[PDB]
Context: bound to proteins that are not shown
RNA sequence: GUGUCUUGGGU
DNA sequence: ATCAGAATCCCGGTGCCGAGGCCGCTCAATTGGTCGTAGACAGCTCTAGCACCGCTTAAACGCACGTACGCGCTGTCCCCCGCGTTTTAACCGCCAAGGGGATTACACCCAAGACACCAGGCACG
DNA sequence: CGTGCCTGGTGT
DNA sequence: AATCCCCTTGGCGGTTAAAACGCGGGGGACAGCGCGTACGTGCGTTTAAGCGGTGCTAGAGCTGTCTACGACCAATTGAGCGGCCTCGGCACCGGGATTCTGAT
Numbered sequence: 001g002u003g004u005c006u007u008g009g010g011u
Numbered sequence: 012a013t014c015a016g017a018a019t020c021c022c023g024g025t026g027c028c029g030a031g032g033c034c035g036c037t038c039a040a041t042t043g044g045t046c047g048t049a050g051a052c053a054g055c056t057c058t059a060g061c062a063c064c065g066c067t068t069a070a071a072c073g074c075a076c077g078t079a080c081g082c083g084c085t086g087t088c089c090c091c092c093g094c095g096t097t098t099t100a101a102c103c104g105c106c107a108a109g110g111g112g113a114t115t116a117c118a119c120c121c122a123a124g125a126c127a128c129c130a131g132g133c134a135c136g
Numbered sequence: 137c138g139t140g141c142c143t144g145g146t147g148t
Numbered sequence: 149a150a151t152c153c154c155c156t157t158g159g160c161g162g163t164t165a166a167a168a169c170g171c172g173g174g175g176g177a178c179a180g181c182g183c184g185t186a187c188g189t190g191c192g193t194t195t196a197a198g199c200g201g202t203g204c205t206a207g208a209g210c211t212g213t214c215t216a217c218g219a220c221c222a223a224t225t226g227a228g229c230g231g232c233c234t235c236g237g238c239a240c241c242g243g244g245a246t247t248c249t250g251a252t
Base pairs, nucleotide, nucleotide: 003126004125005124006123007122008121009120010119011118012252013251014250015249016248017247018246019245020244021243022242023241024240025239026238027237028236029235030234031233032232033231034230035229036228037227038226039225040224041223042222043221044220045219046218047217048216049215050214051213052212053211054210055209056208057207058206059205060204061203062202063201064200065199066198067197068196069195070194071193072192073191074190075189076188077187078186079185080184081183082182083181084180085179086178087177088176089175090174091173092172093171094170095169096168097167098166099165100164103161104160106158107157108156109155110154111153129144130143131142132141133140134139135138136137
């Protein structure tokens, strides 16, 4: 025991 | 003449800046040595510079004389001096814009889904 | 020799 | 979509200072006036210059020649030159005094 984005959501 | 007052001169003052001292280089003056002909010089020759005069004549000198430009004066009229009133030459830092740049523009959480290519230089059968 | 095989660095 | 500093141009507003108007007048430029005395012009008189020969001789004009001074070449070297650095010599400034200048 990745990590980076994007997506959809909840209060 | 004579006073008031502009205009200028002239005396500390300080500042600043370049004249002058100064100092370490290096390249032309030097020092010395070697050819050489330009010129200092001796001397030859004939021209021309000089001096002189006689003759000719045209050129200067002195004067007679009027006269007319040169000049002193005058009146006049005008237009530069100068002092005043601006004014544009020229050497210079604000103040607008004006536009550009950048920088920002809710908190927290949860979950699912996907995440490097083609030519370049080698291997190898 | 020719294609494979790994191989770096890529923009109209 | 708006918005708050930053850096980049463009245009005055003094600045200011020699430069252009302005008037008025006053003193200087210009036409006239009148003379007058220096000066053109002639004419006769005197003179020196000019021209042509003539002797005529310094002396320039011109030609060999021998030298020494000059043209030119390696060493050397320190003076002459490029850079740095200092101070008192003038440039101007205010004080103050004086001297032109004109109105008086």
This is an experimental structure of RNA, together with DNA, with 252 nucleotides shown. Keywords: nucleosome, chromatin, RNA polymerase, TRANSCRIPTION, TRANSCRIPTION-RNA-DNA complex. The entry also models zinc and magnesium ions. Kujirai et al. published it in Science in 2018: "Structural basis of the nucleosome transition during RNA polymerase II passage". Released in 2019, the model rests on electron microscopy data to a resolution of 6.9 angstroms. Entry title: RNA polymerase II elongation complex stalled at SHL(-1) of the nucleosome, with foreign DNA (+1 position).